Solved structure of RNA with a sequence from Leptotrichia shahii, 40 nucleotides shown. Liu et al. published it in Cell in 2017: "Two Distant Catalytic Sites Are Responsible for C2c2 RNase Activities". It was solved together with CRISPR-associated endoribonuclease C2c2. The depositors describe the entry as "Crystal structure of RNP complex". Crystallisation conditions: 0.1M Sodium malonate, 12% PEG 3350. Method: X-ray diffraction, resolution 2.65 angstrom. The entry became public in 2017.
Context: bound to proteins that are not shown
RNA sequence: CACCCCAAUAUCGAAGGGGACUAAAACGACA
RNA sequence: AUC
RNA sequence: AAACUC
Numbered sequence: 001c002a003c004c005c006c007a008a009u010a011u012c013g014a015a016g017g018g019g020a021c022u023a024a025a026a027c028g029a030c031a
Numbered sequence: 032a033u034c
Numbered sequence: 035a036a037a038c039u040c
Base pairs, nucleotide, nucleotide: 002022003019004018005017006016
C1' cells in the first nucleotide's frame, strides 16, 4: 500500500457494479 | 465527547 | 413538483 468477486474477455464505455459472504470498522460490564 |  | 398556507 485494503482485500475478494462479477463478461462474449487476454481484450472489447466495466469509463459500470457487488461484498455481514473479508479484513478493518461497528457492537462492547464499571467506564 | 470538533466533527 | 410547482403556485397558494407559516